Solved structure of RNA (PreQ1-II Riboswitch) with a sequence from Lactobacillus rhamnosus, 77 nucleotides shown. Sample source: In vitro transcription. The structure was determined by X-ray crystallography at 2.28 angstroms resolution and released in 2013. It comes from the structure "Structure of a class II preQ1 riboswitch reveals ligand recognition by a new fold".

RNA sequence: GGAACCGCGAAAGCGGUUCCACGACGAUACUUAUUUCCUUUGAUCGUCGUUAUUACUGGCUUCGGCCACAAAGGAGA
Ligand code: PRF
Numbered sequence: 001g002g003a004a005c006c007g008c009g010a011a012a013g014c015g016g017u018u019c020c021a022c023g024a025c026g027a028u029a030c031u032u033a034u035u036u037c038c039u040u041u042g043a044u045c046g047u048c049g050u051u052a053u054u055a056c057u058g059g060c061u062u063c064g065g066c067c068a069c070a071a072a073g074g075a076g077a
Base pairs, nucleotide, nucleotide: 001020002019003018004017005016006015007014008013021050022049023048024047025046026045027044028043036075037074038073039072040071057068058067059066060065
Other pairs, nucleotide, nucleotide, family: 009011tHS009012tHS029042cWW031071cWH032072cWH035076tHS041070tWS055069tWH055071tWS056069cWW061064tWS
C1' cells in the first nucleotide's frame, strides 16, 4: 500500500486493530544430482515498516516499474 473496522476531532487530520500483499533486517526448514558452506529467488516465523522491491533465463514497459517459469550462480585455498 489493498479490504474491513475502532477511537479522538467541528472539520482537515491523527492513532489503532484484523485480513491480504509487499519491503528492510534477523531467524528456521528445504527442493533444484551436490557430506559442506556462500549468494539470489521460493516457503515460513519474529521485529519494524509501506514502494523501502529487478531470482537465473526469457519477455513486457508509459522507463517509475511489471510478468511467466520454480528454481539458479558460486566456493570448496
Ligand atoms: N527452496 C529454496 N528456493 C527455491 C525452492 C526451494 O524449494 C523452489 C521450489 N523447488 C524454488 N526456489 N531455498